An RNA structure (sgRNA) with a sequence from Alicyclobacillus acidoterrestris, together with DNA, in which 143 nucleotides are resolved. Taxonomically the source falls in Alicyclobacillus (Bacteria, Bacilli, Caryophanales, Alicyclobacillaceae). The structure was determined by X-ray diffraction at 2.92 angstrom resolution and released in 2017. It comes from the structure "Crystal structure of AacC2c1-sgRNA-extended target DNA ternary complex".
[PDB]
Context: bound to proteins that are not shown
RNA sequence: GGUCUAGAGGACAGAAU
RNA sequence: UCAACGGGUGUGCCAAUGGCCACUUUCCAGGUGGCAAAGCCCGUUGAGCUUC
RNA sequence: GAAGUGGCACCAGAACCGGAGGACAAAGUC
DNA sequence: GCCGTTTGGACTTTGTCCTCCGGTTCTGGAACCACA
DNA sequence: TGTGGTTC
Numbered sequence: 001g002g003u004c005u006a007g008a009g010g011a012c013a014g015a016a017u
Numbered sequence: 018u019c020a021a022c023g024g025g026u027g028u029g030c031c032a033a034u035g036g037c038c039a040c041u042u043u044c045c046a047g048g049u050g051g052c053a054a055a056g057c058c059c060g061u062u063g064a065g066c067u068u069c
Numbered sequence: 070g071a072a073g074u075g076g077c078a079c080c081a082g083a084a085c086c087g088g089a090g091g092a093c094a095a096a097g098u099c
Numbered sequence: 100g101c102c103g104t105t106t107g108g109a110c111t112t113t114g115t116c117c118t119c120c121g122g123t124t125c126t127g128g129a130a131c132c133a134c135a
Numbered sequence: 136t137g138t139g140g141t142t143c
Base pairs, nucleotide, nucleotide: 002012003011004010005008019063020062021061022060023059024058025057026056027079028078029077030076031075036052037051038050039049040048041047067072068071069070080127081126082125083124084123085122086121087120088119089118090117091116092115093114094113095112096111097110098109099108128143129142130141131140132139133138134137
Other pairs, nucleotide, nucleotide, family: 001013cWW006010tWS035053cWW066073cWW066074cWH
């Protein structure tokens, strides 16, 4: 970067080791 | 992830369930008993790995 | 040349009464 | 259609053994006074 | 802050 809010040590998927 | 040396090993888990021998009629599983050395951590000095 | 070769948690004791799992065999089922 | 949980396999009946999970009832004292 | 019997 895609998806989804609660907007967090965010969460699912991924790529990476 | 090794090796020495020193110190330590409460109850356990994190991929974390010990090993050998004997007995359990018989081979596997399970159990019982025995034996053995440790296997384990922590510290230091060396090695070799792997990123800045 | 420096760094890194381990981390985590801990409230126990005895007895008791319950609640359900696990395993075996037979039978019947998606 | 099912409160709460959500595994690869899932479900029931009969009996009998080992294990585990949940909850109860007790506990894991304190302090004074005569000792000689 | 003693112990050991005794009460709380």